[PDB]
Context: bound to proteins that are not shown
RNA sequence: AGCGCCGCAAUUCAUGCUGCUUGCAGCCUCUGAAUUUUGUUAAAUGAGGGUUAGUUUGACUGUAUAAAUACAGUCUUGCUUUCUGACCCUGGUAGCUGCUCACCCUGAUGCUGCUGUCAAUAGACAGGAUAGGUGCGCUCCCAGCAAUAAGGGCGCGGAUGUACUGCUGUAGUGGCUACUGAAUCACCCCCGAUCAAGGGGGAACCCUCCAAAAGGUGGGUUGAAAGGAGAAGUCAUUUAAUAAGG
DNA sequence: GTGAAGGTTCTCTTCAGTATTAATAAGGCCACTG
DNA sequence: GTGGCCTTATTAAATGACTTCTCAACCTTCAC
Numbered sequence: 001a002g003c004g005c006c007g008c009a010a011u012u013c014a015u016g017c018u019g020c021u022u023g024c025a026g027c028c029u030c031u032g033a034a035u036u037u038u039g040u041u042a043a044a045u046g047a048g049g050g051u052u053a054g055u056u057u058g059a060c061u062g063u064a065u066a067a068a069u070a071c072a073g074u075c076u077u078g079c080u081u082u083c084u085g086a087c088c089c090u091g092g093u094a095g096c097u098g099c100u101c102a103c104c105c106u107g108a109u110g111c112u113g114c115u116g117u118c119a120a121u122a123g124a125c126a127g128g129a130u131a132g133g134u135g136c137g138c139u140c141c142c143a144g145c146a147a148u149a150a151g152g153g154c155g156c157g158g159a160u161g162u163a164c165u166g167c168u169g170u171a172g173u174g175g176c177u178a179c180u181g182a183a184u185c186a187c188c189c190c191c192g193a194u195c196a197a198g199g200g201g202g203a204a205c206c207c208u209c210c211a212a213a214a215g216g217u218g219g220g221u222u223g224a225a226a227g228g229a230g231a232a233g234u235c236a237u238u239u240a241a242u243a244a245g246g
Numbered sequence: 247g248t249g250a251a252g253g254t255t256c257t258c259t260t261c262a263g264t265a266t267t268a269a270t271a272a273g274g275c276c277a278c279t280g
Numbered sequence: 281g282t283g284g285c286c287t288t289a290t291t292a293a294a295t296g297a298c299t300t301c302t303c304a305a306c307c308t309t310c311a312c
Base pairs, nucleotide, nucleotide: 002138003137004136005135006039007038009036011034012033013032016027017026018025019024020023048089049088050087051086058075059074060073061072062071063070064069079227080226081225082224083223084186085185091180092179093178094177095176096175097174098173099172100171101169103153104152105151110145111144112143113142114127115126116125117124118123132141133140155167156166157165158164187202188201189200190199191198203222204221205220206219207218210215228303229302230301231300232299233298234297235296236295237294238293239292240291241290242289243288244287248311249310250309251308252307253306254305255304273286274285275284276283277282278281
């Protein structure tokens, strides 16, 4: 550059507003629609992985009301999910095991990209989501690598009947198993539970009230939502393997 | 003797399916002319 | 704007979706 997203600004407008005449005429503050720009000291988005039986989203009854709901009383259980906060990590020790590589060229939805001490080689230590590029992000772009997308080139060795194979190391990079490190939370701390289990103690802010210079009863509160589930088939995307297709 | 486990039937599915109004496209590299 | 190249199949897995089906109830029997 491109693409997606985000807000911004602008135009037009009705699902917005104003009015009497209740269907029409103005307007663009609010709340929205039509995609039109633009990236700014702007306002919005923002994707490294993980952490709670977390809180709120309830049920019934009465009273009120135009529904929407609202207040009061009683009861309450912990399921499956979506967000917002806050917090913790960049892991360890043994096993098992795949893939990759003679070498060269190209470069794929390939791999890598933070900070700061130190440090020529080498990475270590301490920080840490501020993690290459733009407002944010990508499979795009930039830089290094590229054997682990495809291809192409071209060595010696084995094999050569269509299969292919070696050049391959304390190697590079995955997976699996066992044990193990931190958060294991919803205002904060501590001690417990985890097929059940809760208990203790605090900090802010607000009510309630002695008659009172002063602290202190009796309580409250400290983020929100959603729910119809099982079973079986199928499509699409991607990945891996196999085949050259009756 | 209330509670637990176990039995039983429920039919037919000749019915349902097949049509539009359709959107600018959705392909990307390379090289090579015009 | 023309032209060349680009392989295609099956089966399994993960994910996201779609579709279909289901969502009784009274009675009997044997056990304290």
sgRNA with a sequence from Scytonema hofmannii, together with DNA: 312 nucleotides with solved positions.
It comes from the structure "Conformational Landscape of the Type V-K CRISPR-associated TransposonIntegration Assembly CAST V-K Cas12k domain local-refinement map".
The structure was determined by cryo-EM at 2.35 A resolution and released in 2024.
The 2024 paper behind the entry is "Conformational landscape of the type V-K CRISPR-associated transposon integration assembly".
The reconstruction used 144,000 particles.